[PDB]
């Protein structure tokens, strides 16, 4: 010279926009005790969102 | 020890608060509606950060010949 791959450099689309775990905060349905004249008041159980959040490390990102 | 706004609304929930009921002498407490309103379930908009697809060039490297 010619063609490859390796980036990246336009121009339009397609999509994705962390997974896995402790600790603490509220609430619902459920259970249980305390106390109270009736309505009720108070504390625990358990179980599941959901707000906070230590720690951990793969999934086209 | 990574975002930013929005909706309305399968569905459960907060939370305020009528009527009507139901306990009480009252105070005021209930149980569930309508209302209205918040969060979440969910659907979307945005900024950012990337992957994949296609389009363009073909400068940038080691390759091939």
């Nucleotide at each position: 010279g010619a063609c490859a791959c390796u980036a990246a450099g336009u121009u339009c689309g397609g999509c994705a926009u962390c997974a896995a775990u402790a600790u603490g905060g509220u609430g619902a349905c459920c259970u249980c005790c305390c106390g109270g004249g009736a309505g009720c008041g108070g504390g625990g159980g358990a179980c599941c969102a959901c707000c906070a959040g230590g720690u951990u490390g793969c999934c086209u990102a | 020890g990574a975002g930013g706004g929005g909706u309305g609304a399968a569905c459960c929930g907060g939370c305020c608060c009528a009527g009507g009921u139901c306990g009480g002498a009252a105070a005021c407490g209930g149980a569930g509606c309508a209302g209205g309103u918040c969060a979440a379930a969910a659907c979307u908009c945005c900024c950012g950060u990337g992957c994949u697809g296609a389009u363009c060039a073909g400068u940038a490297g080691u390759g091939u010949c």
The RNA (signal recognition particle RNA S domain) has 126 modelled nucleotides. Primary citation: Oubridge et al., Mol.Cell (2002), "Crystal structure of SRP19 in complex with the S domain of SRP RNA and its implication for the assembly of the signal recognition particle". It holds a match to the Rfam family "Metazoan signal recognition particle RNA". From the family's description: The signal recognition particle (SRP) is a universally conserved ribonucleoprotein. The family's RNA type in Rfam is non-coding RNA gene. Its family is annotated with signal recognition particle, endoplasmic reticulum targeting and SRP-dependent cotranslational protein targeting to membrane, signal sequence recognition in the Gene Ontology. Keywords: PROTEIN-RNA COMPLEX, RIBONUCLEOPROTEIN, SRP, SIGNAL RECOGNITION PARTICLE, TETRALOOP, SIGNALING PROTEIN-RNA COMPLEX. It was solved by X-ray diffraction to 2.9 angstrom. The PDB entry is titled "CRYSTAL STRUCTURE OF SRP19 IN COMPLEX WITH THE S DOMAIN OF SIGNAL RECOGNITION PARTICLE RNA". It was solved together with SIGNAL RECOGNITION PARTICLE 19 KDA PROTEIN.